[PDB]
Context: one part of a larger RNA, bound to proteins that are not shown
RNA sequence: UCUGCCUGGCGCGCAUGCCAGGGACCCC
RNA sequence: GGUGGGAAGCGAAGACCCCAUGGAGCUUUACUGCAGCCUGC
RNA sequence: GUUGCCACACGGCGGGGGGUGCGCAGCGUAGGCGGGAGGCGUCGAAGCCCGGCCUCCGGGUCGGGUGGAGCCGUCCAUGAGACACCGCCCACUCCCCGCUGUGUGGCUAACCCCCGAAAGGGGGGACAGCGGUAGGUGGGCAGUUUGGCUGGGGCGGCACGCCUC
RNA sequence: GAAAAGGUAUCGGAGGCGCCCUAAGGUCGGCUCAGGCGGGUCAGGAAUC
RNA sequence: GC
RNA sequence: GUAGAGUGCAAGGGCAAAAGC
RNA sequence: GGCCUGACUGGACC
RNA sequence: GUAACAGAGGCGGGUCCAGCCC
RNA sequence: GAAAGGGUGGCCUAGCGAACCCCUGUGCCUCCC
RNA sequence: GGUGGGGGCCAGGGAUGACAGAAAAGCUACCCUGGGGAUAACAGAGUCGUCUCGGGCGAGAGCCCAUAUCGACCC
RNA sequence: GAGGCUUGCUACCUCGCUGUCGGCUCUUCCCAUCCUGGCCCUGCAGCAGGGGCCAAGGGUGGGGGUGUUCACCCAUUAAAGGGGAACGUGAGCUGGGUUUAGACCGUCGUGAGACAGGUCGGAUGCUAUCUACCGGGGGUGUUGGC
RNA sequence: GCCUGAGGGGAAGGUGCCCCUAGUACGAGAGGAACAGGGUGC
RNA sequence: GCGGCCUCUGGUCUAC
RNA sequence: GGUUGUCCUCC
RNA sequence: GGGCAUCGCCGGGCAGCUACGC
RNA sequence: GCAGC
RNA sequence: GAUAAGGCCUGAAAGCAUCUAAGGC
RNA sequence: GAAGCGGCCCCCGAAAAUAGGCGGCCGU
RNA sequence: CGAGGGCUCGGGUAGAAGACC
RNA sequence: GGUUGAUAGGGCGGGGAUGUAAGCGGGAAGGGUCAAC
RNA sequence: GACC
RNA sequence: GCUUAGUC
RNA sequence: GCCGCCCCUAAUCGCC
RNA sequence: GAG
Numbered sequence: 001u002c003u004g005c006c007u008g009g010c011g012c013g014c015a016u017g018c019c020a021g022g023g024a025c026c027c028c
Numbered sequence: 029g030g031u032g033g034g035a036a037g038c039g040a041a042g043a044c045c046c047c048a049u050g051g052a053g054c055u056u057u058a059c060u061g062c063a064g065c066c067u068g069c
Numbered sequence: 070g071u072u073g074c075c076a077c078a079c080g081g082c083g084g085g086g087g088g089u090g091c092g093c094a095g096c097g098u099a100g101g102c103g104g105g106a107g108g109c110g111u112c113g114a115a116g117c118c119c120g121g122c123c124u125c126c127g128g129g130u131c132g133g134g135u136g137g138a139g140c141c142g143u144c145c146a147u148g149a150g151a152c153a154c155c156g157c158c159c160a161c162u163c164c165c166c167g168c169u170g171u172g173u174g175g176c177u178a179a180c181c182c183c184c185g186a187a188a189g190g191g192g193g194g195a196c197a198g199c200g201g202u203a204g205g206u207g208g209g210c211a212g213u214u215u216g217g218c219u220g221g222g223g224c225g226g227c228a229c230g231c232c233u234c
Numbered sequence: 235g236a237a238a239a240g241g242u243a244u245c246g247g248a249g250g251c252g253c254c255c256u257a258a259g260g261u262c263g264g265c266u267c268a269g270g271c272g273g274g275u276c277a278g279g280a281a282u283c
Numbered sequence: 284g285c
Numbered sequence: 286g287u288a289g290a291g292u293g294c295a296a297g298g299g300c301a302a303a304a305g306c
Numbered sequence: 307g308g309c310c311u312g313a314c315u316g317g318a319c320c
Numbered sequence: 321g322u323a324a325c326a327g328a329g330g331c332g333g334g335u336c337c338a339g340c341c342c
Numbered sequence: 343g344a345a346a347g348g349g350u351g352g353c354c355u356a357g358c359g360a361a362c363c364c365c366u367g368u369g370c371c372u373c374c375c
Numbered sequence: 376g377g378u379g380g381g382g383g384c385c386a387g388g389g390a391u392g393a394c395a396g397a398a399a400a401g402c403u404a405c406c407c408u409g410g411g412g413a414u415a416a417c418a419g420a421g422u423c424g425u426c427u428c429g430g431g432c433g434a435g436a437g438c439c440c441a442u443a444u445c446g447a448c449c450c
Numbered sequence: 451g452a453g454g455c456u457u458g459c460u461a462c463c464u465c466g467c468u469g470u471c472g473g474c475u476c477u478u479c480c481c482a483u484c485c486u487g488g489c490c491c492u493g494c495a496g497c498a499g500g501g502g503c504c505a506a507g508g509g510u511g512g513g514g515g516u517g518u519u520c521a522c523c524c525a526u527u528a529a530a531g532g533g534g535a536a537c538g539u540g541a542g543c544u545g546g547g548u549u550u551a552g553a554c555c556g557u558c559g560u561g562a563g564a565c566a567g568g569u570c571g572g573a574u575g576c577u578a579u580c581u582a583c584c585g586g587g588g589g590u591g592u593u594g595g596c
Numbered sequence: 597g598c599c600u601g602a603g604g605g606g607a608a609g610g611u612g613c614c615c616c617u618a619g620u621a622c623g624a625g626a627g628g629a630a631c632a633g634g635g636u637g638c
Numbered sequence: 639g640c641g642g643c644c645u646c647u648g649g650u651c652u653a654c
Numbered sequence: 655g656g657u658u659g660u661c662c663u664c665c
Numbered sequence: 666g667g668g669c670a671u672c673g674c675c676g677g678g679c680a681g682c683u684a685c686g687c
Numbered sequence: 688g689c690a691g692c
Numbered sequence: 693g694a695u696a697a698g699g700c701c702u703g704a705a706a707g708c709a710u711c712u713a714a715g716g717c
Numbered sequence: 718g719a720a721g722c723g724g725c726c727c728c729c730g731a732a733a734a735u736a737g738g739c740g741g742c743c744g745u
Numbered sequence: 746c747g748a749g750g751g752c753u754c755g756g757g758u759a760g761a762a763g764a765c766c
Numbered sequence: 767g768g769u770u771g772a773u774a775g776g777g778c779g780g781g782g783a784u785g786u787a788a789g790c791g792g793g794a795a796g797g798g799u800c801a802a803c
Numbered sequence: 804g805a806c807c
Numbered sequence: 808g809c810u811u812a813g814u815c
Numbered sequence: 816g817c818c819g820c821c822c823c824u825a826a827u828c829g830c831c
Numbered sequence: 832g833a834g
Stems, first nucleotide, its partner, number of pairs: 002017001005022005025589004029584003033581003037576002045411004050407002052403004058213005064206006070199002073176012086163005100158004107141003119133001123129001180193005216229001217227002225245001230251005252394001253293001254352002259310004264306002267289001270285002273283001291300002294357001296355003312340001314339007321331002341349002363389005369384005418464001419462001420460003424457001426453003430450002435445002470547002472544003476538001477535005484509003487504006511526001512524003552570001554568002556565003594743003597739003603729004610638006622627001639689002642687002647684004654677001655675003658670005679816001691725002693722001699717003746834001750831003754767001756766002773825003776821005782815003789809002792807002797803001
C1' cells in the first nucleotide's frame, strides 16, 4: 500500500491476513 | 444513532541518550593571531 | 624623521700629562717583565727648616732657603731585586683639546591649542601630535583544537609500544 | 588461555620493560655450588677452619 | 673431613 | 651432595673438567 | 685469575 | 621475524666475503 | 691461545621511533659567460 | 677565473609513550544539523543472581516427646 | 525446586517519533484465600488461638499528613488479601510529582556553568476510514403467499 | 395469529446484628457455646 | 447489590 | 399572586 | 391591561421526570 | 419485590 | 442431583489388620 | 459429605442450515 | 383477478430516522 | 382510533393550582374654606 | 389619600 | 362587602 | 400538558 | 403483492 473476526502458538520476541482450532446470512 | 478497545490510528525524518575527526553561542592562567594601551630608536 | 638654540651634571672614548703599588724576612713601600753592577753629581751631591700636596698620618713626592762633594748595591737575606739607569705596562684618580650619547634647567623660530571673517593677539613648545620601526600587555575582537578503546556514554583503567608463563 | 605441527580473541588470568655494565664485553688457564652431618681457643644460631 |  | 646454588635484572629455556667462581 | 677491545671498517644473502 | 599461510616503511636477529686486529 | 678453534657486545627471548629541519665526522661533486 | 658563503652524496646524533610519528582547554538546560534501535533511560523479550513461595534431612527448643509449634548447619 | 508479582544482568524488536509516575472512571482474569461455606491435627475444657486441606460464587469500605504507589496513624467492620491485563485504561479525564525554556538558596568550579540537592511558575491537538461492543431498522433464504 | 425452546446471559442474590436455646453444655472460678426456631439492618 | 413504581414525602415544574 | 425601574398619557 | 430588565426578582405550584420516597 | 429444595 | 477436602461400610493382596486395589454410603 | 458444579427461577431466543409446530385465509 | 399489506388521516400506553401502539 | 367512531378539537360538567379579580358602595392616618375634593 |  | 372570587 | 357526557367539526378523497 |  491492498484489505480488515477471534483463542493458543511460530516469527525481527505484542499478527485482521501465517499454523491448528472457534465463530460468523447481507446491508443501513 | 452512540462510545472510542485495536488497527503498536491521524496530526513529525524522537523530549532524553550515543556517533559525526558536522556546526553555532559563551567562558578561561587551552594554541595561534588582530585592534587598543605602555614603552626604546 | 619632523627637530632648532643656549648652558649645567654624568658615562664613553681618541692626542699628550701627571700623584698613587706595607704579601712575608726589611738597612726597605722590590707591582709584572727585558738591555742593564754600576749609576748620579758646577750636565751642582750628603745633613738640618719649615711651605702646598696625595696617601695603608705606612711611608713617600716636591717649590724656596744656610748648604759646597758626596749617596745606594755587586756584597747578602726575599719563591721572584734594586728606591743603579734605560723601556712597554697593569690598579684608582684629575686636568687641557676633539667627538659622542644620557638627565636637568632655560629660549623661540618649527609644531600644537584658544579668540577673531581676516589681520593679528594669547598660551604650550622642540614636548605633544604624525609617519616608520622594535618589545611587552592584550578573550576587547577572531580562526581553531580539546584523540581513541569502552558489555551505551561519562569517571575509572590502557587491554594505545614491547618481553615471559 | 591455546584445543600435543602453525595460527587464534575478549576492560581474559599471573607477572615484567622505557635500564645497567670498560665489565656484567672477547678469548685462554685453573676450580666447583646451595644445603646437611661429624670435629675444632676465645667462637655461641650465625665469625675462621 | 664426608 | 645432579645443582635442591649462581647468571646484572621479570619469567621461560640452556648452562658442572661451565655459559657459574 | 692473565691479556685484550670484534661494543671496529667496506659489503652480500636470509 | 615483527607481519605463519599472505602484501611492508622502520626495527631486531642469523649465515658469510674482505680489511686491520684480540 | 701451543694449536685446533673462538670474537660483528651482554647465554636466547624486552630496555624503543618516519618525513622535513638542525648538529657533528669524513672525504668528494656542485652554485646560471 | 679567484675569495667569503651556500647546495649535494655517505656515516653518528637531537622525538614524536596517542609509541607506523597534527603543535591544542571547557559549558550548553537557548542550542542547531545528519544519522543510529550498530547504542542507554520506560515498556516488551531471554535469565532468575536477587525477590516471593514451596520441598528433603533432622541437631536442638519444647517438664519426657524432632515433627502441637519453631526448626539451626546443609541440599 | 516453583513463579516471573522487587531489583539486576543481556542488548534480541521499536529512535523518517508506540506521549511518563500518581489519582479519578470503567471492564476483566489467577490463587500462593483476608472474611464469608465445609473440614483435619493441636501443648484443641468453653470463649478464643497455632498449623494445615477443599473451595475463587460474593465482599474486601471511610478518613489525616505527603504528588505520592507504598508505609504510618484514626474510628468502624466478618474482612478491611496479594497480584496480571503494553508496571490495563491520557484519539476517557486531571496535571500534583518527573524532564526544556524564567528565577532563588546551599555546595563545587578562576570562569562560562553544574548538581539521581531543595524551592516558585510553566500548553495536553481529533469531522471515525475498517473492525469492536451498545441499542435501532431494510432485505434474502428457510422448496407458493399471508 | 398463537406457540415450542436448541442455545447464550445471571449474583440475583451476598452478608451482619438482635431474641430464644441459655447464663445452659464446658469450667474450680472467672468466663461462656452450638443444632433448631423467629426478627431485622446494610 | 439488583429489577420496578409515583399512592405518600422532598426537588424541579421558563404550563399556570 | 406580590412587587422594583422604565415605556405604552393616567385607570 | 401589557413589553423589557436571567422566567426582571420573590412565594406557592397539579400532570410529567425524579430519590432523599415506596 | 428478590427460592431454599 | 452428582461431587472436591473430609467421615465411614464390606474386603483381599499380606489366612490377621486395613476407608481402596474391585465395590457401596 | 461444601457459599463451589447441574436444575428448578428470571432475561434474549426460528438464521436453531435438522433454517421448527399448529389453526385459519388465499393462489394454482 | 387476487387473501394480506404500505403511503396518505386523527392521536401516544412509543419514539433520534426507522420501528411500536 | 379511523363513520363498523368518542382519536383529537369544540360545548357542558367533574376534579384540581393559586388565593378573593375588574367595577361599585363604605371607611381610612391627615390635609383642605377643617367644605367640595 | 397608601391601605382596609 | 358583593367574592372559596377571578384566571388557568 | 387530568377525567366524564354530547358526532357539532376533522379522522375524507386518493395512490402503490 | 404469491400465482
This is an experimental structure of RNA (23S rRNA, nucleotides 2143 to 3040) from Pyrococcus furiosus, with 834 nucleotides shown. Rfam match: Archaeal large subunit ribosomal RNA. The reconstruction used 91,960 particles. The entry also models zinc ions. The entry is indexed under RNA modification, cryo-EM, ribosome. The organism belongs to Pyrococcus, within Archaea. The 2025 paper behind the entry is "Pan-modification profiling facilitates a cross-evolutionary dissection of the thermoregulated ribosomal epitranscriptome".